This is an experimental structure of RNA from Staphylococcus epidermidis RP62A, with 44 nucleotides shown.
The entry has 4 different proteins, among them CRISPR system Cms protein Csm2, CRISPR system Cms endoribonuclease Csm3 and CRISPR system Cms protein Csm4.
The depositors describe the entry as "Staphylococcus epidermidis RP62A CRISPR effector complex with non-self target RNA 2".
The source organism's lineage runs through Bacteria, Bacillota, Bacilli, Staphylococcus and Staphylococcus epidermidis.
The work is reported in "Structures of an active type III-A CRISPR effector complex" (Smith et al., Structure, 2022).
Released in 2022, the model rests on cryo-EM data to a resolution of 4.05 A.

Context: bound to proteins that are not shown
RNA sequence: ACGAGAACUAGUAAUAAUUGUCAUUUGCAU
RNA sequence: AUGCAAAUGA
RNA sequence: AAUU
Repeated sequence: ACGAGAACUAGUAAUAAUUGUCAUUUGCAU
Repeated sequence: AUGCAAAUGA
Repeated sequence: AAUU
RNA backbone atom coordinates (compact mmCIF):
# COMPACT_ATOMS: atom_id res chain seq x y z
C1' A A 1 0.00 0.00 0.00
C1' C A 2 -8.22 3.07 -1.29
C1' G A 3 -9.80 5.33 -9.88
C1' A A 4 -5.44 7.83 -6.22
C1' G A 5 -4.22 12.66 -6.54
C1' A A 6 -4.11 18.88 -6.69
C1' A A 7 -9.95 21.98 -7.82
C1' C A 8 -13.77 29.26 -4.13
C1' U A 9 -20.52 27.87 -9.14
C1' A A 10 -16.54 32.36 -10.33
C1' G A 11 -16.13 37.84 -12.29
C1' U A 12 -19.28 42.58 -14.25
C1' A A 13 -23.66 44.98 -13.56
C1' A A 14 -30.15 47.36 -9.26
C1' U A 15 -36.48 48.64 -9.26
C1' A A 16 -34.06 52.57 -12.62
C1' A A 17 -37.53 56.24 -16.18
C1' U A 18 -42.35 59.97 -16.70
C1' U A 19 -46.37 61.28 -13.91
C1' G A 20 -49.56 68.37 -9.50
C1' U A 21 -53.80 65.30 -3.69
C1' C A 22 -56.02 68.60 -7.39
C1' A A 23 -61.16 70.48 -9.62
C1' U A 24 -65.71 73.24 -8.28
C1' U A 25 -69.04 74.51 -3.75
C1' U A 26 -70.84 82.35 0.43
C1' G A 27 -70.09 81.44 8.55
C1' C A 28 -74.68 81.91 6.85
C1' A A 29 -81.53 81.81 7.03
C1' U A 30 -84.49 83.41 12.58
C1' A B 1 -79.78 83.05 22.12
C1' U B 2 -81.51 79.44 18.03
C1' G B 3 -80.06 75.28 12.86
C1' C B 4 -75.88 73.91 11.67
C1' A B 5 -70.37 68.65 12.07
C1' A B 6 -68.28 67.15 5.58
C1' A B 7 -69.38 66.47 -0.40
C1' U B 8 -67.97 65.42 -5.11
C1' G B 9 -65.02 63.28 -8.38
C1' A B 10 -60.92 60.64 -9.46
C1' A C 1 -51.69 53.44 -10.40
C1' A C 2 -50.47 54.63 -15.88
C1' U C 3 -46.51 54.01 -19.93
C1' U C 4 -41.01 51.49 -20.64